[PDB]
RNA sequence: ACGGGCUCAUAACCCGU
Numbered sequence: 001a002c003g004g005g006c007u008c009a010u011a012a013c014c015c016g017u
Base pairs, nucleotide, nucleotide: 001017002016003015004014005013
Other pairs, nucleotide, nucleotide, family: 007009tHS
């Protein structure tokens, strides 16, 4: 940074590199 998962919940976080 991007991507993924877990998600009360349209959340949001964090793991991955």